[PDB]
Context: one part of a larger RNA, bound to proteins that are not shown
RNA sequence: GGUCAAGAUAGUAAGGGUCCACGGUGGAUGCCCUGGCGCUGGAGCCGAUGAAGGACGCGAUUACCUGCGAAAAGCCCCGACGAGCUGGAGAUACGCUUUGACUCGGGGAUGUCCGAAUGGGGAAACCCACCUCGUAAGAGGUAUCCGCAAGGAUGGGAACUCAGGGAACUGAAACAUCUCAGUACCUGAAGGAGAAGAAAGAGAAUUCGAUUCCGUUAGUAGCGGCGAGCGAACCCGGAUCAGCCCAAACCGAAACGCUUGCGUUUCGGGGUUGUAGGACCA
RNA sequence: UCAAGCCGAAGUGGCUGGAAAGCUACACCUCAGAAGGUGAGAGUCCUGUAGGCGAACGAGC
RNA sequence: CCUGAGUAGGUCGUUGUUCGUGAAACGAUGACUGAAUCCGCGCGGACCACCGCGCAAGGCUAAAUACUCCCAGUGACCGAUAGCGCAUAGUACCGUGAGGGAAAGGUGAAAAGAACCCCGGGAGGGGAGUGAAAGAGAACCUGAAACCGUGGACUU
Repeated sequence: GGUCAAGAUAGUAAGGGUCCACGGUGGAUGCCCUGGCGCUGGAGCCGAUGAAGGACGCGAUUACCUGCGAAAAGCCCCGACGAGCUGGAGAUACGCUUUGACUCGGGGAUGUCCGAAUGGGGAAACCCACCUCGUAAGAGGUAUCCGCAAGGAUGGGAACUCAGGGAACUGAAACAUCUCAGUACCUGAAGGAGAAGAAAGAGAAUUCGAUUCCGUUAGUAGCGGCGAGCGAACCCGGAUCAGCCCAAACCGAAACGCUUGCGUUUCGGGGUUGUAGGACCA
Repeated sequence: UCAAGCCGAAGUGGCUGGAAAGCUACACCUCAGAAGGUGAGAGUCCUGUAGGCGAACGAGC
Repeated sequence: CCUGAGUAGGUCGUUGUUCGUGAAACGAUGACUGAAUCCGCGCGGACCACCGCGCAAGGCUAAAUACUCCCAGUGACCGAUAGCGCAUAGUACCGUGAGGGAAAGGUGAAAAGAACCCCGGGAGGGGAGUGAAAGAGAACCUGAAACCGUGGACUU
RNA backbone atom coordinates (compact mmCIF):
# COMPACT_ATOMS: atom_id res chain seq x y z
C1' G A 1 0.00 0.00 0.00
C1' G A 2 -5.97 -3.24 0.94
C1' U A 3 -10.34 -3.73 4.63
C1' C A 4 -12.39 -2.39 9.32
C1' A A 5 -12.00 1.19 13.98
C1' A A 6 -11.40 5.83 16.38
C1' G A 7 -9.99 10.82 15.72
C1' A A 8 -8.84 15.33 13.38
C1' U A 9 -9.10 18.37 9.23
C1' A A 10 -10.25 20.95 3.77
C1' G A 11 -12.79 22.60 -0.14
C1' U A 12 -18.08 24.08 -2.30
C1' A A 13 -21.65 29.81 -2.73
C1' A A 14 -27.54 30.64 -3.24
C1' G A 15 -26.68 34.91 -1.78
C1' G A 16 -23.41 38.31 1.38
C1' G A 17 -19.22 41.35 3.25
C1' U A 18 -14.47 44.52 3.24
C1' C A 19 -10.81 46.18 -0.37
C1' C A 20 -9.06 47.03 -5.61
C1' A A 21 -10.07 48.11 -10.72
C1' C A 22 -13.55 49.81 -14.94
C1' G A 23 -18.00 52.28 -15.97
C1' G A 24 -23.58 54.69 -15.23
C1' U A 25 -25.93 57.95 -12.74
C1' G A 26 -26.05 62.89 -10.98
C1' G A 27 -24.50 67.97 -11.61
C1' A A 28 -21.17 69.56 -6.71
C1' U A 29 -16.29 71.79 -7.84
C1' G A 30 -12.49 75.16 -10.89
C1' C A 31 -12.49 78.33 -14.96
C1' C A 32 -15.28 81.64 -18.01
C1' C A 33 -19.43 85.65 -19.30
C1' U A 34 -23.48 86.51 -23.20
C1' G A 35 -26.22 88.85 -16.73
C1' G A 36 -26.82 91.51 -12.19
C1' C A 37 -25.83 94.82 -7.66
C1' G A 38 -24.22 99.46 -5.16
C1' C A 39 -22.02 104.19 -5.35
C1' U A 40 -20.69 108.57 -7.74
C1' G A 41 -21.96 111.78 -11.59
C1' G A 42 -25.22 113.23 -15.25
C1' A A 43 -30.29 113.93 -17.37
C1' G A 44 -35.28 114.39 -16.05
C1' C A 45 -41.60 115.10 -17.54
C1' C A 46 -45.37 112.58 -21.89
C1' G A 47 -50.67 113.91 -23.41
C1' A A 48 -56.78 116.60 -27.40
C1' U A 49 -51.53 118.32 -33.68
C1' G A 50 -53.97 111.40 -29.25
C1' A A 51 -49.76 110.10 -24.04
C1' A A 52 -48.50 105.79 -20.73
C1' G A 53 -49.92 100.65 -21.96
C1' G A 54 -52.22 97.60 -25.42
C1' A A 55 -55.24 94.83 -29.47
C1' C A 56 -55.19 93.40 -34.68
C1' G A 57 -51.91 93.44 -38.77
C1' C A 58 -47.07 94.05 -42.20
C1' G A 59 -43.01 90.11 -44.17
C1' A A 60 -41.70 84.80 -51.10
C1' U A 61 -41.88 80.83 -46.53
C1' U A 62 -42.99 83.81 -40.08
C1' A A 63 -45.20 80.09 -34.48
C1' C A 64 -41.96 83.81 -30.86
C1' C A 65 -38.88 88.61 -30.45
C1' U A 66 -37.70 93.20 -32.82
C1' G A 67 -39.09 97.24 -35.91
C1' C A 68 -43.09 99.12 -38.52
C1' G A 69 -47.61 100.68 -39.29
C1' A A 70 -52.51 99.57 -44.69
C1' A A 71 -48.13 104.54 -48.11
C1' A A 72 -46.88 99.23 -43.32
C1' A A 73 -38.69 94.53 -40.94
C1' G A 74 -41.10 100.55 -43.72
C1' C A 75 -41.64 106.41 -47.37
C1' C A 76 -38.94 111.48 -48.23
C1' C A 77 -34.90 115.69 -47.45
C1' C A 78 -29.80 116.72 -45.18
C1' G A 79 -25.08 115.11 -43.23
C1' A A 80 -21.53 111.17 -41.89
C1' C A 81 -19.08 106.24 -43.47
C1' G A 82 -17.41 103.96 -48.32
C1' A A 83 -18.80 98.28 -49.80
C1' G A 84 -21.39 95.68 -48.53
C1' C A 85 -26.61 94.77 -47.45
C1' U A 86 -31.22 91.40 -47.55
C1' G A 87 -33.53 92.10 -38.40
C1' G A 88 -32.53 88.03 -34.07
C1' A A 89 -32.69 83.65 -37.24
C1' G A 90 -28.74 80.16 -37.51
C1' A A 91 -32.57 78.16 -43.73
C1' U A 92 -33.29 78.37 -49.32
C1' A A 93 -34.85 81.16 -53.32
C1' C A 94 -35.81 86.21 -55.08
C1' G A 95 -32.55 90.61 -55.40
C1' C A 96 -30.79 95.75 -53.83
C1' U A 97 -26.11 98.45 -54.19
C1' U A 98 -19.78 102.93 -56.37
C1' U A 99 -25.25 108.31 -60.63
C1' G A 100 -23.76 106.08 -52.58
C1' A A 101 -26.68 101.11 -50.77
C1' C A 102 -26.49 99.49 -45.33
C1' U A 103 -25.57 101.47 -40.87
C1' C A 104 -25.17 105.80 -37.94
C1' G A 105 -26.80 110.99 -36.09
C1' G A 106 -31.10 115.23 -37.64
C1' G A 107 -35.53 116.44 -39.03
C1' G A 108 -39.92 115.68 -42.04
C1' A A 109 -44.58 112.31 -43.86
C1' U A 110 -47.56 108.27 -43.06
C1' G A 111 -49.50 106.37 -38.89
C1' U A 112 -55.59 100.74 -38.56
C1' C A 113 -58.63 99.96 -33.56
C1' C A 114 -58.61 100.33 -27.86
C1' G A 115 -57.14 103.44 -24.11
C1' A A 116 -58.02 110.38 -20.59
C1' A A 117 -61.34 108.11 -25.47
C1' U A 118 -64.07 112.64 -26.27
C1' G A 119 -70.34 111.68 -32.08
C1' G A 120 -73.70 107.81 -29.21
C1' G A 121 -73.35 102.53 -26.88
C1' G A 122 -70.07 98.99 -24.68
C1' A A 123 -68.57 93.00 -21.66
C1' A A 124 -61.32 97.74 -23.89
C1' A A 125 -59.36 96.80 -28.83
C1' C A 126 -65.77 95.81 -30.80
C1' C A 127 -71.40 97.75 -32.38
C1' C A 128 -74.78 101.89 -34.30
C1' A A 129 -75.25 107.00 -36.27
C1' C A 130 -75.58 112.30 -37.88
C1' C A 131 -73.47 116.80 -40.44
C1' U A 132 -70.80 119.36 -44.09
C1' C A 133 -66.65 117.63 -49.06
C1' G A 134 -70.46 115.86 -52.41
C1' U A 135 -68.91 111.59 -58.39
C1' A A 136 -67.27 107.59 -55.79
C1' A A 137 -63.84 105.27 -53.45
C1' G A 138 -61.73 108.42 -49.43
C1' A A 139 -61.12 112.99 -46.03
C1' G A 140 -62.94 116.46 -41.74
C1' G A 141 -66.36 117.62 -37.55
C1' U A 142 -69.95 115.95 -33.86
C1' A A 143 -67.87 114.76 -24.90
C1' U A 144 -67.50 117.98 -20.69
C1' C A 145 -65.10 122.35 -17.77
C1' C A 146 -63.24 127.69 -18.13
C1' G A 147 -63.98 131.57 -20.64
C1' C A 148 -66.73 136.43 -26.29
C1' A A 149 -62.34 135.10 -28.42
C1' A A 150 -58.17 132.95 -29.15
C1' G A 151 -56.61 129.22 -26.07
C1' G A 152 -56.18 126.31 -21.93
C1' A A 153 -57.89 121.73 -18.87
C1' U A 154 -59.38 116.01 -18.18
C1' G A 155 -55.20 111.19 -18.16
C1' G A 156 -50.11 109.08 -17.12
C1' G A 157 -45.39 109.18 -14.36
C1' A A 158 -40.26 104.47 -10.40
C1' A A 159 -38.80 107.32 -6.14
C1' C A 160 -38.74 112.61 -4.47
C1' U A 161 -42.48 117.19 -2.79
C1' C A 162 -46.70 119.63 -0.55
C1' A A 163 -51.73 119.01 1.27
C1' G A 164 -56.96 116.77 3.07
C1' G A 165 -57.74 112.11 6.37
C1' G A 166 -55.24 109.22 9.39
C1' A A 167 -53.72 103.23 11.94
C1' A A 168 -52.42 98.90 14.83
C1' C A 169 -49.25 95.57 16.26
C1' U A 170 -45.31 97.30 19.60
C1' G A 171 -42.70 99.56 24.14
C1' A A 172 -44.39 100.59 28.56
C1' A A 173 -41.92 93.36 30.83
C1' A A 174 -49.95 94.14 32.49
C1' C A 175 -52.44 98.53 30.57
C1' A A 176 -56.12 103.50 29.47
C1' U A 177 -52.62 109.13 29.37
C1' C A 178 -47.93 108.09 26.58
C1' U A 179 -45.25 105.65 22.67
C1' C A 180 -45.06 103.06 18.43
C1' A A 181 -46.15 108.12 14.60
C1' G A 182 -48.24 112.26 11.96
C1' U A 183 -44.83 106.05 10.83
C1' A A 184 -47.66 102.73 7.39
C1' C A 185 -51.79 103.52 4.25
C1' C A 186 -55.62 106.25 1.28
C1' U A 187 -56.75 110.43 -1.36
C1' G A 188 -55.53 115.56 -4.06
C1' A A 189 -52.13 119.02 -6.62
C1' A A 190 -47.40 119.52 -9.39
C1' G A 191 -42.89 119.85 -11.30
C1' G A 192 -37.79 118.25 -12.92
C1' A A 193 -38.15 119.09 -8.53
C1' G A 194 -41.13 120.71 -4.83
C1' A A 195 -41.79 123.25 -0.64
C1' A A 196 -40.59 127.87 1.76
C1' G A 197 -39.27 132.75 1.36
C1' A A 198 -37.94 139.09 1.52
C1' A A 199 -39.53 139.81 9.53
C1' A A 200 -46.73 142.99 13.17
C1' G A 201 -39.45 137.68 13.16
C1' A A 202 -35.45 135.36 16.22
C1' G A 203 -33.60 137.25 20.49
C1' A A 204 -31.30 139.90 25.19
C1' A A 205 -25.86 142.39 22.34
C1' U A 206 -30.13 148.61 22.46
C1' U A 207 -27.01 142.49 17.89
C1' C A 208 -29.35 140.16 13.86
C1' G A 209 -31.90 141.34 8.54
C1' A A 210 -35.27 136.78 3.48
C1' U A 211 -36.10 131.17 2.40
C1' U A 212 -33.96 126.31 2.01
C1' C A 213 -29.58 122.52 3.32
C1' C A 214 -25.05 120.53 6.06
C1' G A 215 -21.86 120.82 10.82
C1' U A 216 -22.42 122.26 15.52
C1' U A 217 -24.38 123.95 19.80
C1' A A 218 -26.57 118.70 22.29
C1' G A 219 -29.03 114.74 24.37
C1' U A 220 -27.78 121.28 26.73
C1' A A 221 -32.78 123.41 27.61
C1' G A 222 -36.92 121.02 28.33
C1' C A 223 -41.38 117.68 27.84
C1' G A 224 -42.95 112.91 30.35
C1' G A 225 -48.51 107.57 34.67
C1' C A 226 -41.72 113.43 35.67
C1' G A 227 -42.50 106.40 33.96
C1' A A 228 -41.00 103.89 28.98
C1' G A 229 -39.27 107.54 26.98
C1' C A 230 -39.70 112.17 23.74
C1' G A 231 -36.23 116.48 22.49
C1' A A 232 -35.52 121.98 20.65
C1' A A 233 -33.92 126.88 19.30
C1' C A 234 -30.48 131.10 19.39
C1' C A 235 -24.84 132.05 18.89
C1' C A 236 -21.18 130.07 15.61
C1' G A 237 -19.09 127.49 10.98
C1' G A 238 -20.24 126.38 5.56
C1' A A 239 -23.35 125.36 0.50
C1' U A 240 -26.30 129.40 -2.09
C1' C A 241 -27.37 134.09 -1.68
C1' A A 242 -31.48 138.67 -6.01
C1' G A 243 -35.29 140.93 -3.86
C1' C A 244 -39.05 142.48 -6.76
C1' C A 245 -44.49 143.84 -7.56
C1' C A 246 -49.84 145.77 -6.12
C1' A A 247 -54.16 148.00 -2.77
C1' A A 248 -54.59 153.14 -0.23
C1' A A 249 -54.51 159.00 0.58
C1' C A 250 -54.01 162.58 -4.97
C1' C A 251 -54.87 164.22 -10.47
C1' G A 252 -57.93 162.96 -15.71
C1' A A 253 -62.36 160.92 -16.20
C1' A A 254 -66.73 157.84 -17.60
C1' A A 255 -71.02 155.46 -16.32
C1' C A 256 -74.20 156.18 -12.54
C1' G A 257 -75.65 157.98 -7.60
C1' C A 258 -78.30 161.27 -4.95
C1' U A 259 -81.19 169.21 -4.19
C1' U A 260 -77.49 171.83 -6.91
C1' G A 261 -67.96 172.68 -8.67
C1' C A 262 -69.80 165.43 -5.17
C1' G A 263 -68.26 159.21 -5.13
C1' U A 264 -69.80 152.95 -5.17
C1' U A 265 -65.81 149.58 -9.26
C1' U A 266 -63.08 150.21 -13.80
C1' C A 267 -59.00 152.47 -16.51
C1' G A 268 -53.67 155.33 -17.11
C1' G A 269 -50.50 158.66 -13.94
C1' G A 270 -48.32 158.53 -9.15
C1' G A 271 -47.17 154.91 -4.63
C1' U A 272 -44.85 151.07 -2.06
C1' U A 273 -42.30 151.68 4.25
C1' G A 274 -40.54 151.03 11.10
C1' U A 275 -32.94 154.78 11.46
C1' A A 276 -41.68 154.75 9.45
C1' G A 277 -42.42 155.30 4.32
C1' G A 278 -46.27 157.99 1.01
C1' A A 279 -49.22 161.69 -0.34
C1' C A 280 -50.20 168.05 -0.87
C1' C A 281 -48.51 172.66 0.31
C1' A A 282 -42.14 174.88 0.13
C1' U B 1 -19.06 123.11 -25.60
C1' C B 2 -21.37 118.19 -26.47
C1' A B 3 -23.81 115.48 -30.96
C1' A B 4 -22.70 111.20 -36.26
C1' G B 5 -17.69 110.67 -37.40
C1' C B 6 -12.54 111.14 -39.66
C1' C B 7 -6.69 111.13 -38.88
C1' G B 8 -3.71 108.38 -35.61
C1' A B 9 4.02 106.45 -34.22
C1' A B 10 6.20 101.94 -33.97
C1' G B 11 9.07 94.53 -35.41
C1' U B 12 11.29 90.79 -38.04
C1' G B 13 14.29 86.09 -38.21
C1' G B 14 15.03 81.44 -35.50
C1' C B 15 12.73 77.78 -31.38
C1' U B 16 8.47 74.76 -28.85
C1' G B 17 3.78 73.92 -30.54
C1' G B 18 -1.93 72.11 -33.62
C1' A B 19 -1.69 77.29 -33.32
C1' A B 20 2.44 82.47 -31.40
C1' A B 21 0.94 86.88 -28.68
C1' G B 22 5.28 82.46 -25.05
C1' C B 23 10.86 81.62 -25.32
C1' U B 24 14.90 83.52 -27.85
C1' A B 25 18.68 86.96 -31.10
C1' C B 26 18.97 91.45 -32.72
C1' A B 27 15.52 96.27 -33.06
C1' C B 28 11.78 100.25 -33.25
C1' C B 29 7.41 103.91 -31.27
C1' U B 30 5.87 106.42 -27.23
C1' C B 31 1.69 113.59 -25.77
C1' A B 32 0.05 106.49 -27.56
C1' G B 33 2.42 100.45 -22.23
C1' A B 34 -6.12 102.24 -20.87
C1' A B 35 -8.61 98.21 -22.89
C1' G B 36 -10.59 94.43 -25.74
C1' G B 37 -9.96 90.70 -30.42
C1' U B 38 -7.03 87.51 -32.89
C1' G B 39 -5.75 79.15 -32.61
C1' A B 40 -1.74 80.77 -25.68
C1' G B 41 0.12 85.47 -22.39
C1' A B 42 1.12 91.02 -28.37
C1' G B 43 3.26 98.60 -26.61
C1' U B 44 4.85 97.75 -32.43
C1' C B 45 -1.54 92.14 -36.50
C1' C B 46 -6.68 94.47 -35.71
C1' U B 47 -9.75 97.77 -33.05
C1' G B 48 -8.13 101.32 -30.41
C1' U B 49 -5.47 104.86 -26.89
C1' A B 50 -2.57 109.96 -26.29
C1' G B 51 -3.24 114.16 -29.69
C1' G B 52 -5.78 116.64 -33.59
C1' C B 53 -9.64 117.91 -36.81
C1' G B 54 -15.16 117.54 -37.30
C1' A B 55 -20.93 119.46 -40.55
C1' A B 56 -26.01 121.71 -44.11
C1' C B 57 -30.05 120.79 -39.94
C1' G B 58 -28.83 119.39 -33.84
C1' A B 59 -29.59 120.21 -28.35
C1' G B 60 -27.33 123.62 -24.29
C1' C B 61 -28.29 130.15 -18.61
C1' C C 1 -55.74 163.46 5.24
C1' C C 2 -53.40 157.61 3.68
C1' U C 3 -50.74 152.33 4.77
C1' G C 4 -54.70 145.60 3.46
C1' A C 5 -60.67 144.43 9.28
C1' G C 6 -66.20 140.87 9.92
C1' U C 7 -59.84 140.88 11.50
C1' A C 8 -56.48 141.78 15.34
C1' G C 9 -58.49 140.62 20.14
C1' G C 10 -61.75 137.80 23.41
C1' U C 11 -65.06 133.35 25.55
C1' C C 12 -66.21 128.20 24.59
C1' G C 13 -63.91 123.34 22.00
C1' U C 14 -58.92 122.07 20.43
C1' U C 15 -54.18 121.81 18.61
C1' G C 16 -48.14 122.82 16.85
C1' U C 17 -43.21 123.51 17.99
C1' U C 18 -39.61 120.26 24.02
C1' C C 19 -45.51 122.39 25.36
C1' G C 20 -49.54 115.79 27.79
C1' U C 21 -53.46 122.47 31.36
C1' G C 22 -49.36 122.83 33.65
C1' A C 23 -48.12 129.39 36.37
C1' A C 24 -49.47 128.18 29.62
C1' A C 25 -47.66 133.11 26.62
C1' C C 26 -47.88 132.66 21.02
C1' G C 27 -49.51 130.84 16.56
C1' A C 28 -53.91 127.77 14.55
C1' U C 29 -58.88 127.32 13.33
C1' G C 30 -65.11 125.20 14.43
C1' A C 31 -69.14 128.30 17.27
C1' C C 32 -70.64 133.26 19.33
C1' U C 33 -68.72 138.04 19.40
C1' G C 34 -65.99 141.99 17.97
C1' A C 35 -61.10 147.27 18.12
C1' A C 36 -57.25 151.11 17.12
C1' U C 37 -54.95 154.46 13.91
C1' C C 38 -48.96 157.04 14.00
C1' C C 39 -49.42 161.39 20.83
C1' G C 40 -51.53 154.11 16.51
C1' C C 41 -51.00 148.70 16.64
C1' G C 42 -48.45 143.13 17.78
C1' C C 43 -44.67 140.65 20.51
C1' G C 44 -40.89 140.07 24.53
C1' G C 45 -44.10 132.54 27.65
C1' A C 46 -49.85 134.00 33.26
C1' C C 47 -50.19 139.55 34.45
C1' C C 48 -48.47 144.91 35.24
C1' A C 49 -45.13 149.40 34.48
C1' C C 50 -40.66 150.52 32.14
C1' C C 51 -37.34 149.20 28.43
C1' G C 52 -36.32 147.01 23.56
C1' C C 53 -37.72 144.04 18.64
C1' G C 54 -41.19 144.70 14.82
C1' C C 55 -45.89 147.01 11.13
C1' A C 56 -50.03 141.80 10.34
C1' A C 57 -54.93 140.94 8.01
C1' G C 58 -52.63 141.42 -0.93
C1' G C 59 -49.11 138.70 -4.47
C1' C C 60 -44.60 136.70 -7.30
C1' U C 61 -39.81 135.17 -6.73
C1' A C 62 -33.95 131.41 -9.35
C1' A C 63 -30.01 129.05 -6.80
C1' A C 64 -28.00 125.83 -2.64
C1' U C 65 -32.20 120.93 -1.14
C1' A C 66 -34.83 115.55 -2.31
C1' C C 67 -35.33 111.19 -5.62
C1' U C 68 -33.30 107.93 -9.56
C1' C C 69 -37.90 104.94 -14.31
C1' C C 70 -33.16 106.32 -17.67
C1' C C 71 -27.55 107.23 -19.42
C1' A C 72 -22.05 106.99 -18.58
C1' G C 73 -18.12 105.75 -15.25
C1' U C 74 -16.32 102.95 -11.37
C1' G C 75 -15.86 98.52 -7.59
C1' A C 76 -10.28 94.71 -1.32
C1' C C 77 -19.40 93.60 -5.66
C1' C C 78 -21.69 88.66 -7.35
C1' G C 79 -20.16 84.96 -11.09
C1' A C 80 -25.38 80.25 -12.66
C1' U C 81 -28.54 77.51 -5.04
C1' A C 82 -24.43 83.75 -5.86
C1' G C 83 -26.02 88.03 -8.03
C1' C C 84 -32.44 91.65 -10.02
C1' G C 85 -37.59 87.01 -9.59
C1' C C 86 -35.38 86.65 -14.90
C1' A C 87 -27.61 85.35 -18.04
C1' U C 88 -34.12 87.28 -19.21
C1' A C 89 -39.73 85.90 -17.91
C1' G C 90 -43.41 89.06 -14.57
C1' U C 91 -43.12 83.86 -19.08
C1' A C 92 -44.40 78.86 -17.74
C1' C C 93 -47.34 77.51 -13.83
C1' C C 94 -51.14 78.64 -9.21
C1' G C 95 -55.59 81.72 -8.35
C1' U C 96 -62.90 83.72 -10.07
C1' G C 97 -60.03 87.67 -8.49
C1' A C 98 -56.83 91.19 -6.15
C1' G C 99 -52.41 88.67 -6.68
C1' G C 100 -48.44 84.99 -6.21
C1' G C 101 -44.47 82.99 -9.41
C1' A C 102 -39.98 79.31 -11.32
C1' A C 103 -35.63 76.45 -13.00
C1' A C 104 -31.78 78.84 -16.16
C1' G C 105 -26.04 78.64 -19.09
C1' G C 106 -20.71 76.30 -21.58
C1' U C 107 -18.94 71.61 -28.83
C1' G C 108 -14.95 73.75 -30.95
C1' A C 109 -9.75 77.75 -32.62
C1' A C 110 -13.02 77.71 -36.64
C1' A C 111 -18.65 73.69 -38.11
C1' A C 112 -14.29 71.79 -40.50
C1' G C 113 -20.90 70.02 -37.13
C1' A C 114 -19.27 63.44 -38.76
C1' A C 115 -19.25 61.78 -46.64
C1' C C 116 -19.22 56.65 -46.69
C1' C C 117 -19.61 51.49 -44.60
C1' C C 118 -21.64 48.00 -40.63
C1' C C 119 -25.95 45.80 -36.58
C1' G C 120 -30.94 47.90 -35.87
C1' G C 121 -38.06 50.48 -38.29
C1' G C 122 -35.89 53.18 -34.86
C1' A C 123 -33.37 54.95 -31.04
C1' G C 124 -28.59 53.86 -29.92
C1' G C 125 -24.03 52.22 -31.20
C1' G C 126 -19.03 50.39 -33.95
C1' G C 127 -15.69 51.59 -37.93
C1' A C 128 -13.84 55.67 -41.46
C1' G C 129 -12.80 60.22 -41.81
C1' U C 130 -12.60 66.10 -39.96
C1' G C 131 -9.94 68.03 -35.97
C1' A C 132 -4.39 69.57 -32.07
C1' A C 133 -8.03 66.58 -28.80
C1' A C 134 -14.18 62.60 -31.19
C1' G C 135 -9.80 60.61 -23.63
C1' A C 136 -14.47 67.29 -27.98
C1' G C 137 -20.04 64.53 -31.51
C1' A C 138 -24.20 67.71 -30.63
C1' A C 139 -28.21 64.15 -23.46
C1' C C 140 -21.27 67.97 -26.67
C1' C C 141 -15.97 71.92 -20.28
C1' U C 142 -14.84 69.92 -16.20
C1' G C 143 -17.90 65.55 -14.19
C1' A C 144 -17.04 65.36 -6.85
C1' A C 145 -21.17 62.41 -3.45
C1' A C 146 -25.02 59.86 -2.38
C1' C C 147 -27.13 55.71 -5.45
C1' C C 148 -27.09 51.47 -9.35
C1' G C 149 -23.71 47.88 -11.66
C1' U C 150 -19.51 44.66 -14.03
C1' G C 151 -14.80 42.16 -12.93
C1' G C 152 -10.77 40.41 -9.41
C1' A C 153 -8.20 39.50 -4.08
C1' C C 154 -9.51 37.76 0.66
C1' U C 155 -13.53 35.66 2.76
C1' U C 156 -18.72 33.83 4.77
Entry title: 50S Deinococcus radiodurans ribosome bounded with mycinamicin IV. An RNA from Deinococcus radiodurans R1: 499 nucleotides with solved positions. It was solved by X-ray crystallography to 3.4 angstrom. Crystals were grown by vapor diffusion, hanging drop at pH 7.8. It holds a match to the Rfam family "Bacterial large subunit ribosomal RNA". Rfam links the family to the GO terms ribosome and structural constituent of ribosome. The family has 102 seed sequences and 51,934 matches in Rfam 15.1. A reference for the family is Yusupov et al. (2001), "Crystal structure of the ribosome at 5.5 A resolution", Science. Primary citation: Breiner-Goldstein et al., Nucleic Acids Res. (2021), "Ribosome-binding and anti-microbial studies of the mycinamicins, 16-membered macrolide antibiotics from Micromonospora griseorubida". The entry has 26 different proteins, among them 50S ribosomal protein L35, 50S ribosomal protein L4 and 50S ribosomal protein L32.